[PDB]
Background:
Solved structure of RNA (16S rRNA, nucleotides 2 to 920) from Escherichia coli K-12, 900 nucleotides shown. The 2025 paper behind the entry is "Structural mechanism of FusB-mediated rescue from fusidic acid inhibition of protein synthesis". The entry also models zinc, potassium and magnesium ions. Among the 50 different proteins in the entry, which are not shown, are 50S ribosomal protein L27, 50S ribosomal protein L19 and 50S ribosomal protein L36. It holds a match to the Rfam family "Bacterial small subunit ribosomal RNA". Its Rfam clan is "SSU clan". Its family is annotated with ribosome and structural constituent of ribosome in the Gene Ontology. Released in 2025, the model rests on cryo-EM data to a resolution of 1.87 angstroms. The reconstruction used 349,231 particles.

Context: one part of a larger RNA, bound to proteins that are not shown
């Protein structure tokens, strides 16, 4: 300091004043069209069909939850053409990893559109009867068991999509039990409720 | 064993979300009534949570002219455009909120969804099929077809910012950062610059003297932005990864964490910004307009044609208005046109207009709602005013600054956000409450004038009709006539009777009434006005949407009445015609009762109420001295 | 004779008004409340509603069209 702000004109009549409409000068735009067109910076760009959509891409990630091992890249071991010390060929999740699968978390965000909605919307101001992943403070707990199931394997139904039956297997998957109070129910006494491991040295 | 991380419970915080209330938020009354889970209660159920959320029962509520319900239209806001402001218009981009995800419907999972790229069902579409059955959803980004006046690339990168997952490395990310296309806008810059009379040509105009284009061009001397070519070259990079040391930790110089240290390394844009060098005026101007409004004028062509045009208008042979040219004006990488908003428009007037005659006072009045209200004191503090507090997102706008060579653009701080709520004060005014007061308003007493109203009665004049007397040839009517009437005795005159309607003179710019209106006289019932002097009440007032009442004439209904007059109708004239004006007749109607109608130049073309502001001459009606 | 009220007619001052005019009975100066207007035609019409025995009344548009229509005064 957050101010500095306000122009008319034309047209009715023979002429006049008034009334009164019409029209114009301005500013603006997600513009379009016509003519024209050098460069740059910044910004903007389906306003219509919330019409229909070819194709690619827009949501995954974690092996430090788990059984694993389809890959590949090694290693080790064993056989090998025998570089006579490597090479080749097998075996072994053995390991770096890692397909598919289980599980976790994300997918309710981010992105699009304005169809509906005249109020279960929005805006402003109040308010009480709530919940809230991840983050964060405090105080405690974190014991001991069980039954499964995918993957996988065998078989089997479909053109396909998608399945079916049987067997096997794991967990931070799932379910009891124990534990139980600044929790829940109860006037109180009482009663009742949970959990999971994994990684490094 | 130790460390790190994860798991469970409870209570906190933070964040997000659900819910409730008030005010605000389009248009339409040629939408006025709407609503039975409706409104409330009790209890049960349900929800994270209150709740008709749901249900049973009970009560009969609830909403609405402060516009419910219905109809039409619409995402809302911060803002944006316009405007001096108040307003008006608008809600693209950016940010907040909401809603939707092929259409209709539904739940499931989950902290969170009734879920764009999830599930189920139905439907329309497209597609695959072995005909049994399957599959799909660009209003993500790009793109296609279509629609349209019209709106871009099937780009690059995760380098930065941010998001998901992960211990991390990292992986994913059409978010985002960038690039492409487009004058779509804003802003900047260039297309040269000095000199140059020969006032050259050429053009255009010209009274042929010249003038103009025009220092314009040539010519001469310079400059090199930008474009082109070449060479240099920031910043956006933070971090992360290896090691290295110390500290912390611990049994531990382990591992892990932290902090310094050291070394390689990370940019899509990108041939970056920027800088430097080179060559040469080279590579770079158009569009509208020139009658007035409105800056800018002539010639030729055309001849109400062709054409122009926003308005007024222009054009029919001397067009500054059409078309071309010369010249000029305004803008400029744009310029015009069209569409659209506000302005000007004080032309919906809150700011900020009108209504005697231009558009506009309801025909008049009563009156509910509503608006507004004399004077005094106290009280209250609602309005109002002051201060404070919270809030009013950021961006935007405005001010003072900072950064890109400037600007546009970006950005720091402030101001502003005119509001809302609460708290604390002030008390003049307004409101509330209480108590008054008398001046407004009203009541009482006495009297005055009046075609005020309703009802009933009555009088005189006149017209017509009826009867009779006298009397005799016309009467009547017009501008002039005729129709008509009259010897069946009219008209005229006289007497008696019947009946209806209206009240001469008085009579008056007279009076009364809300207006419409109201006229002989008398009575009965009745409204209002005014004056005098006191008493009384104590603001009891003014206005009035809707509502209600009154409301000339004509007209309508039912029942009466009917002299005169007279729409219609008939005839006679007039006339070009004469469905008229004039004449002779004449029905409704005019009258009465009752009901309806609800309009008039229902006019003072002037709404009602109150206050205030020089005079003169009258009328009418009170009253004092 | 001089006052003082109600109502009313004409004229006129300031002021007001486009002008004409109005002028203490305002069209002057103010306040309260109501009704109404927004260019000319189309149209006080159509349609709908309400009212009416009917005649009709009342409320009340649009398309389209014109650049005027209008008032007072010279």
């Nucleotide at each position: 300091a957050a101010u500095u702000g306000a122009a008319g004109a034309g047209u009715u009549u023979g002429a006049u004043c008034a009334u009164g409409g019409c029209u114009c000068a301005g500013a603006u735009u997600g513009a379009a069209c016509g003519c024209u067109g050098g460069c740059g910076g910044c910004a903007g760009g389906c306003c219509u069909a919330a019409c229909a959509c070819a194709u690619g891409c827009a949501a995954g990630u974690c092996g430090a939850a788990c059984g694993g091992u389809a890959a590949c890249a090694g290693g080790a071991a064993g056989a090998a053409g025998c570089u006579u010390g490597c090479u080749u060929c097998u075996u072994u999740g053995c390991u770096g990893a890692c397909g598919a699968g289980u599980g976790g978390c994300g997918g309710a965000c981010g992105g699009g559109u304005g169809a509906g909605u005249a109020a279960u919307g929005u805006c402003u101001g109040g308010g009480a009867a709530a919940c809230u992943g991840c983050c964060u403070g405090a105080u405690g707990g974190a014991g001991g068991g069980g039954g499964a199931u995918a993957a996988c394997u065998a078989c089997u139904g479909g053109a396909a999509a998608c399945g079916g039956u049987a067997g096997c297997u794991a967990a931070u998957a799932c379910c009891g039990c124990a534990u139980a109070a600044c929790g829940u129910c109860g006037c109180a006494a009482g009663a009742c409720c949970a959990a999971a491991g994994a990684g490094g040295g | 064993c130790u460390c790190u991380u994860g798991c469970c419970a409870u209570c906190g915080g933070a964040u997000g979300u659900g819910c409730c209330c008030a005010g605000a938020u389009g248009g339409g009354a040629u939408u006025a009534g709407c609503u039975a889970g409706u409104a409330g209660g009790u209890g049960g159920g349900g929800u994270a949570a209150c709740g008709g959320c749901u249900c049973a029962c009970c009560u009969a509520g609830g909403c609405g002219a402060c516009g419910a319900u219905c109809c039409c239209u619409a995402g809302c806001u911060g803002g944006u455009c316009u405007g001096a402001g108040a307003g008006g218009a608008u809600g693209a981009c950016c940010a907040g909120c909401c809603a939707c995800a092929c259409u209709g419907g539904a739940a499931c999972u989950g902290a969170g969804a009734c879920a764009c790229g999830g599930u189920c069902c139905a439907g329309a579409c497209u597609c695959c099929u072995a005909c049994g059955g399957g599959a799909g959803g660009c209003a993500g980004c790009a793109g296609u077809g279509g629609g349209g006046a019209a709106u871009a690339u099937u780009g690059c990168a995760c380098a930065a910012u941010g998001g998901g997952c992960g211990c991390a490395a990292g992986c994913c990310u059409g978010a985002u950062g960038c690039a492409g296309c487009c004058a779509u806008g804003c802003c900047g810059c260039g297309u040269g610059u000095a000199u140059g009379a020969a006032g050259a040509a050429g053009c255009c105009c010209u009274u042929c003297g010249g003038g103009u284009u025009g220092u314009a061009a040539a010519g001469u001397a310079c400059u090199u932005u930008c474009a082109g070519c070449g060479g240099g070259g920031a910043g956006g990079a933070a971090g992360g990864g290896a090691g290295u040391a110390a500290a912390g930790u611990u049994a531990a110089u382990a591992c892990c964490u932290u902090u310094g240290c050291u070394c390689a390394u990370u940019g899509a844009c990108g041939u970056u910004a920027c800088c430097c060098g080179c060559a040469g005026a080279a590579g770079a101007a158009g569009c509208a307009c020139c009658g007035g409004c409105u800056a800018a004028c002539u010639c030729c062509g055309u001849g109400c044609c062709a054409g122009c045009a926003g308005c007024c208008g222009c054009g029919g042979u001397a067009a500054u208005a059409c078309g071309g040219a010369g010249g000029g004006u305004g803008c400029a990488a744009g310029c015009g046109u069209u569409a659209a908003u506000c302005g000007g428009a004080a032309u919906u007037a809150c700011u900020g207009g009108g209504c005697g005659u231009a558009a506009a006072g309801c025909g008049c009045a009563c009156g509910c709602a509503g608006g507004c209200g004399g004077u005094u004191u106290g009280u209250u503090a609602a309005g109002u005013c002051a201060g404070a507090u919270g809030u009013g997102a950021a961006a935007u706008c405005c001010c003072c600054g900072g950064g890109c060579u400037c600007a546009a653009c970006c950005u720091g701080g402030g101001a502003a956000c005119u509001g809302c709520a609460u708290c604390u004060g002030a008390u003049a005014c307004u409101g509330g409450c209480a108590a008054g007061c008398u001046u407004g308003a009203g009541u009482c007493u006495c009297g005055u004038a009046g075609a005020g109203g309703g009802g009933g009665g009555u009088a005189g004049a006149a017209u017509u009709c009826c009867a009779g007397g006298u009397g005799u040839a016309g009467c009547g009517g017009u501008g002039a006539a005729a129709u008509g009437c009259g010897u069946a005795g009219a008209g005229a005159u006289c007497u008696g009777g019947a009946g209806g309607a209206a009240u001469a003179c008085c009579g008056g710019u007279g009076g009364c009434g809300a207006a419409g209106g109201c006229g002989g006289c008398c009575c009965c019932c009745u409204g209002g006005a005014c004056g005098a002097a006191g008493a009384c009440u104590g603001a009891c007032g003014c206005u009035c949407a809707g509502g209600u009442g009154c409301g000339a004439a004509a007209g309508c209904g039912u029942g009466g009445g009917g002299a005169g007059c007279a729409a219609a109708c008939a005839g006679g004239a007039u006339u070009a015609g004469a469905u008229a004006c004039c004449c002779u007749g004449g029905u409704a109607g005019u009258c009465c009762a009752c009901g309806c109608c609800g309009u008039a130049a229902a006019c003072g073309a002037u709404g009602u109420c109150g206050a205030c502001u020089u005079g003169g001459a009258g009328g009418u009606u009170g009253u004092g001295c | 004779g001089c006052g003082u009220g109600g109502c009313u007619u004409c004229c006129g001052g300031a002021g007001c008004u486009a002008a004409c005019g109005c002028g203490u009975u305002a069209a002057g100066u103010c306040g309260a409340c109501c009704g109404c207007c927004u260019g000319g035609g189309g149209a006080g019409u159509a349609c709908g509603g309400c009212c009416g025995c009917a005649a009709g009344g009342u409320u009340a548009a649009a398309a389209c069209u014109c650049a005027a229509a209008u008032g007072a005064a010279u």
Keywords: RIBOSOME, fusidic acid, EF-G, antibiotic, FusB. The PDB entry is titled "Staphylococcus aureus FusB bound to the small subunit of the Escherichia coli 70S ribosome (FusB-70S:SSU)".